[PDB]
Context: one part of a larger RNA, bound to proteins that are not shown
RNA sequence: AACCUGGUUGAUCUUGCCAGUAGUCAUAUGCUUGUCUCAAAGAUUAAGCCAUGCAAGUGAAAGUAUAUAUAUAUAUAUGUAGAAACUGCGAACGGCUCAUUAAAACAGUUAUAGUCUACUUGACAUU
RNA sequence: UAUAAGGAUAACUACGGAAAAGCUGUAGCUAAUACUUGCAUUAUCCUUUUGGAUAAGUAUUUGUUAGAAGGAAUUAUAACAAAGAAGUAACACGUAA
RNA sequence: AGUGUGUAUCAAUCGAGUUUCUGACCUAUCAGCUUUUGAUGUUAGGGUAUUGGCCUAACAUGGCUAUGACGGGUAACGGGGAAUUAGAGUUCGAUUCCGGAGAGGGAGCCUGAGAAAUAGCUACCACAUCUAAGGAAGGCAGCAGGCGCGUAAAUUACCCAAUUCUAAAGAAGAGAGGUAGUGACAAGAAAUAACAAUGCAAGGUUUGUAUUGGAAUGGUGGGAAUUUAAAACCUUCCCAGAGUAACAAUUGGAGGGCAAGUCUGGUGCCAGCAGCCGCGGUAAUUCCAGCUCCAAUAGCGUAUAUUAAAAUUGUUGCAGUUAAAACGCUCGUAGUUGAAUUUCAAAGAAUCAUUCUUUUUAAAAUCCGAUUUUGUUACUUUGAGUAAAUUAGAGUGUUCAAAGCAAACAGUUAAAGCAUUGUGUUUGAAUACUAUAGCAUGGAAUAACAAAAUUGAACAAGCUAAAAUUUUUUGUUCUUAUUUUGGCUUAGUUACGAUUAAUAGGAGUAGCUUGGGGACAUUCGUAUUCAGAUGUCAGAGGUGAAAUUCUUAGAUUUUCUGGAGACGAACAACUGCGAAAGCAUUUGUCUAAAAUACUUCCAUUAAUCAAGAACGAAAGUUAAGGGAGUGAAGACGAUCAGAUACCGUCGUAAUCUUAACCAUAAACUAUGCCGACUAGGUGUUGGAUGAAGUGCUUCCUUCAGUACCUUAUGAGAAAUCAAAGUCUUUGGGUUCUGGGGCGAGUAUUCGCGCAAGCGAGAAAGUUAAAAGAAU
Numbered sequence: 001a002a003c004c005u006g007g008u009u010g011a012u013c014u015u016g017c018c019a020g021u022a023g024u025c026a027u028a029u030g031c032u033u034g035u036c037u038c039a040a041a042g043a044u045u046a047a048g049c050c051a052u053g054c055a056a057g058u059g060a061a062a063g064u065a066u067a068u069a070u071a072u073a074u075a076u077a078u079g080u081a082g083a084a085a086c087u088g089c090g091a092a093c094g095g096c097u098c099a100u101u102a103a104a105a106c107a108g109u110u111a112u113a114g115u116c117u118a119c120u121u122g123a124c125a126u127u
Numbered sequence: 128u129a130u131a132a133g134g135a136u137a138a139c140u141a142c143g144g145a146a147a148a149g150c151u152g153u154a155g156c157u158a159a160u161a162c163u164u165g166c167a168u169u170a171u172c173c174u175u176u177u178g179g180a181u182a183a184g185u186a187u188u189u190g191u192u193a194g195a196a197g198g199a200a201u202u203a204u205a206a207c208a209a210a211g212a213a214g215u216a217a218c219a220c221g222u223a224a
Numbered sequence: 225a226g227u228g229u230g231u232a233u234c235a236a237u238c239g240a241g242u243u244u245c246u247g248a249c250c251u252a253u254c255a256g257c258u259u260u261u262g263a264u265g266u267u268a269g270g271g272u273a274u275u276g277g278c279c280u281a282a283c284a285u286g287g288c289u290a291u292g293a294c295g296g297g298u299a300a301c302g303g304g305g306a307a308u309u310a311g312a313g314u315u316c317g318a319u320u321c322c323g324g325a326g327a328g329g330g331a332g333c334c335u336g337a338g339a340a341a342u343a344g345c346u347a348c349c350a351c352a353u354c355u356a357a358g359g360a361a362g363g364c365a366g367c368a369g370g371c372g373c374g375u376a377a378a379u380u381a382c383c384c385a386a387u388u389c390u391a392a393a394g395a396a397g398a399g400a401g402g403u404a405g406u407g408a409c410a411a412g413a414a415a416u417a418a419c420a421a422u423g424c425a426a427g428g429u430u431u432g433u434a435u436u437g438g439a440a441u442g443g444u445g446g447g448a449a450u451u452u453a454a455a456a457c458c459u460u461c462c463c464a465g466a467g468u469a470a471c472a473a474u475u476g477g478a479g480g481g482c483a484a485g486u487c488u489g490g491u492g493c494c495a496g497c498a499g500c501c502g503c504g505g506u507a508a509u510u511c512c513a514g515c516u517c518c519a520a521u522a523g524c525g526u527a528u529a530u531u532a533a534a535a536u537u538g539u540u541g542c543a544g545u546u547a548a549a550a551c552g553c554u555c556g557u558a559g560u561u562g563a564a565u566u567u568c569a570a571a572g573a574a575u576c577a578u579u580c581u582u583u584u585u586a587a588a589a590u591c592c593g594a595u596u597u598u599g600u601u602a603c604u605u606u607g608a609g610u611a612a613a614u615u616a617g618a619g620u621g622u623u624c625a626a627a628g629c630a631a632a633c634a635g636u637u638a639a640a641g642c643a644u645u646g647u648g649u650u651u652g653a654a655u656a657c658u659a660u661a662g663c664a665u666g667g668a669a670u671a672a673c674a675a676a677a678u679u680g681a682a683c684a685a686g687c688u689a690a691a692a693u694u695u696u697u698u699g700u701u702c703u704u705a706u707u708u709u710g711g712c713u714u715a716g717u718u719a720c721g722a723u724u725a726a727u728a729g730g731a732g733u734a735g736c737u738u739g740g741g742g743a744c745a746u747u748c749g750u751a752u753u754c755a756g757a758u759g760u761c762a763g764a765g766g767u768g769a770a771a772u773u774c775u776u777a778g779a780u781u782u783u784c785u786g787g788a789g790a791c792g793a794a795c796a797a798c799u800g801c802g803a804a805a806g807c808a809u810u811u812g813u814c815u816a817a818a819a820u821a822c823u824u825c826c827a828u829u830a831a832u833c834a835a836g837a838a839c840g841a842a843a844g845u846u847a848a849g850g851g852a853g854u855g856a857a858g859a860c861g862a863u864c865a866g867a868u869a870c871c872g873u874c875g876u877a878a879u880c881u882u883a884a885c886c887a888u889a890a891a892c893u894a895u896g897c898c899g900a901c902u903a904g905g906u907g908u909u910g911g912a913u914g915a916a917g918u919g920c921u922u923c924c925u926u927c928a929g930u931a932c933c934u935u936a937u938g939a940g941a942a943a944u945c946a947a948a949g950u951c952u953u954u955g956g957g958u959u960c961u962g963g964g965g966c967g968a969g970u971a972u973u974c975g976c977g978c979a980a981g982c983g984a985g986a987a988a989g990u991u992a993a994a995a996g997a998a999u
Base pairs, nucleotide, nucleotide: 004020005019006018007017010999012997013996014995015994021532022531023530024529026528027527028526029525030524031523035413036412037411041406042373048371049370050369052368053367054366057089058088063086064085068081069080070079071078072077073076074075087392096326097325098324106247107246108245111242112241115240116239120236121235122234123233128217132163133162139155140154142152143151144150168183169182170181171180172179173178187210188209189208190207191206192205193204195202216229218228219227220226249297250296251295256288257287258286263285264284265283266282267281268280269279270278301323302322303321305316306315307314308313328349329348331346332345333344351362353360354359379404381403382402383401387400388398389397390396419437420436421435422434423433424432425431426430442471445463446462447461448460449459474520475519476518477517478516479501480500485515487514488513489512490511496503497502535954542962543961544960545943546942550959552839554837555836559832560831561830563724564723569584570583571582572581574579589596592593599673600672601671602670603667604666606664607663615656616655619629620628631650632649633648641647642646643645679721680720681718682717683716685714688711690709691708692707694705728829729826730825731824732822733821734820737818738817741815742814743813744812745811748792749791750790752788753787754786755785756784757783763774764773800807801806844885845884846883847882848881849880853879854878858874859873860872861871896958897957898956900950901949903934904933905932906931907930908929909928910927911926912925914923915922916921917920918919938945939944964991965990966989973984974983975982976981
Other pairs, nucleotide, nucleotide, family: 001003tHS004533cHS008995cWH009011tHS011998cWW014547tWS015548tHS016993tHS017992tWS020482tHS032408tWH032522tWS037626tWS038410cWW039407tWS039409tHS040407tHS042372tWW045373cWS045374cWS045377tHH046372tSS047097cHS051369tHS051380tWW058391tSS059063cWH059086cWH060395tHS062227tWS063159cSS064158cSS065082tWS067082tHS069079tWH086158tWS088391cSS092336tHS092338cWS095327cWW099325tWS101301tWS102298tWH104248tWH106302tSS109244cWW110243cWW113197tWS114242tWS117238cWS118238tHS119237tHS124232cWS125214tSS126213tWW126214tWS127213tWH129165tWS134161cWW135159tWH136158tWH137157tWH138156tWH145147tHS145148tHS160229tWS164217tWH174177cWW184185cHS184211tWS185212tWH186211tHS194195cHS194203tWS197199tHS221222cHS241273tWS241274tSS246659cWS252293tWH253972cWW254294cWW255289tWS255292tHS262265cWH262283tWH263286tWS267277tWH271276tHS304317tHS304612tWS307313tWW311541cWH312539cWS312540cWS321611cWS326365tSS330347cWH333340tHS334341tWH335339tWH336338tHS342345cHS350363cWW352361cWW355358tWS364368cWH367399cSS368380cSS378405cWS382453tWS383385cHS384400tWH385402tWS386401tWS403454tWS408522tWS412625cSS413624cWS416473cWH417467cWH418438cWW426431cWW427429cWS440467tWW440469tWW441466tWH442465tHS444464cWW450458cWS451456tWS451457tHS452454tHS452455tHS466469cSS481499cWH482483cHS483518cSS491508tWH494504tHS495504tHS502510tWS537963tWH538963tWH543549tWS546941cWW551959tWS553838cWW556835tHS557834tWH558833tHS568585tWS573580cWW575578cWW588597cWW591594cWW591595cWW605665cWW608662cWW614657cWW617654tHS622626tWH629652tSS630651tWW634638cHS644645cWW686713cWW687712cWW687713cWW689710cWW693706cWH695704cWW698702cWW726828tWH735819cWW737817cWW739816cWW740799cWW746810cWW747809cWW751789cWW758782cWW760778tHS760780cWH761778tWS761779tHS762775tWS763779tSS766771tHS767769tHS769862tWS770861cWS771861cSS771872tWS797808tWW798932tWS802805tHS803839tWS832896tSS840887tWS840891cWS841888tWH843886tWW844979cWS852879tWW853878tWH855877tHS856876tWW857875tHS862870cWH863867tWS863869tHS864866tHS867869cHS886979tWS886980tWS888889cWH895948cWH902947tWW913924cWW935946tWH936947tWH940943tHS944948tWS954955cSS964993tSS967968cHS967988tHS968987tHH969970cHS969985tWS970986tWH971985tHS972984cWW977980tHS
């Protein structure tokens, strides 16, 4: 690889099942394990409970500094840094689980001439 | 006011309060790109690439018409008469060696 | 002369909300649902980001439902996919990607462009921590780790170096992410020796293999080079370094299935083992050891679930005479299935006698006598557009292979290419599957559909109202008129205008067609029985054998009258009719029926049919009759071991009719029904056609029925079957039913029924069998 045996009976062909047999990125387990590469891994059972710790912050040309520090010229001039704090922006993502859900959610396929849109990009203004 | 406006607040200073807690109270301050004010010109008509006159709200909403695009428009758009937000830098760096 | 950050509107973009079509697992012991509480529509508003019953009012009375709505179940998140797949399929999809859902339970907000956020907030309930006893704060289904649950699952490790993310975006952060640790989940590669001597074996100077003894080697132990965030692994090198190469191969088998032992001891129907059959009662080939042998091998046992096995759920592709299974029967709506019929062809060219192709052959419209168009849908072809992973699959020596997406080439640093001393180069990272629907698209067949003479439409002619053209004065604006085009009324004119009539169907008509078809009336016969007679004299009935029983009040027996219920024999059949159940006296009445016949009518009306309906033996129920015989119940006598039974004698209810009901039977051609095709003969019932026994009768031919006999290189398991054939050479159409036995047609519940009960109709459990046919 497009494939089967044993079992109704004194013996038989048939129906018919049971049994073997092989696989399972499918789970558990027994025994045994010298290697090497590869690497799933608290779903099924309680979307039950949680000790301790940790998991989202951010300042180098470009908002704010007489806390302060400091380099030149001399406790004054420039300047340059700066703990800190207001401010700004992010934390609407990513991670986790699959409880609920049976025309809903989901998948392709439209429509939005029924709409909103930060960052980013290009146009560019009126009493 | 335009060589630039209006204050008020934190940190901060002090006195404090609570066993505990990411609790917070006064009073004096002081900043900001926090918060609040606010400073041409274009087009139509007459006149030679000149000089006069006339207008002038982006969204948004109403009533009146006109009517580049989409298969289809009560759409883009243009005008009229009214309302109408919000606005258009009182901010920081720095490109011939 | 430049830039950042900020800014209204617009567009883009990152997106997002809605919204169209199409697609679901099991369940009818879930059949009607939805609608005062917006269900469905209309109107008006409000609300929203916008459409929207989204929300309010007013007005309609709808809407959805066997194609299974509405409920109920699911150990049900959805998809890409996974397992097994020869082809179908079947099972499975928490689980690397995409999309959804949720953050203790429910609920509500705020902030912001974006959240109904959750290491945002508020409250309630379920939990719960510290309390100074006033009060206060908490939320692992983020990562570890713990408890509990359990059959079942790892470290409070180290790091941001890569991958990416967020910020005032380089330079910083991130248990996102990477790296280790634990890991026999799976998957891949891969040790446990090799060789020469002897001895033995076979072959006659050969090959093969148990004694020896010298060569080759990883793992293992250490150091590096290297690798790395760092460490560790990898690789590579240098040291070390096996003979019982102790540097120690296991797991399960050896009666059969099923490969290897009638091997050695022990147990003794015990102990026990063994998917199943079995082994074990003293000589165990199965148990307990030991020995040898065998299978797979760093893996092999065991359980559970699942696919194959199973053409044992059957589209492909099952079965229903006798093994399981044809609804009792017929009608019938949904359903599925649907007679023939319409444009045949011809010639060429290419090409290997072959094949593919091109040209042309009616009609209408259009364009410069020539040129080019002409129903719809299903079906089919191409396409478009279409997540990757996976999957198929190409390229490509990761040390091979699993893999991966890389690599390759030459140069000791130049030949070369190209710039006019400068400069590596070739590259590769394909292709396809990617619904079953939607979108476009070529199509000549096949299917559907479309208009459809109880009358329609194609043109020429004349009249007429609508619109346009041409005309026409006066520089926001104004008269009238000819004409042209389409619409409408009316006489003519076209090749003017309807398929068959199914060895389908329906309807008709015809014949002193047929018959125990159905209903109502009618009428006859006989036995039997009763009553009235009648004549007898002792027994008669009854049985394996008797008795119970009846008889001197005259039984049984004879003959007659009158009455009554019952039935229809003999005739009467391998005989008729009937939808089936069923139907036999005579005549009449009312009725139906099929075949034959038909140069009669219609024009596809059909076939089989879930739902529903009609009819439906015997018994049973209920009521009125009637009530003889027969006779469930019941009573005696026996019989007999006993016998409540068979047998005898008696005998209520019932049998019979009318009127209601009931709705099952081995209601059996154990054969669903229609269709075609197959092979003969003997008969037989009803018709028609011909010819000759004597209009009739016979015989011949032929139809529709109907049996039998023989034959099936037909079928089947054979019996048997002309259907059970024409079925692995499997598809004429369709309905129904079954999936080992017992449990069980039991239980439960629902529908029907007066009740009897019937119709729907299980599960848990149990079991290795069960059945047919034949010897």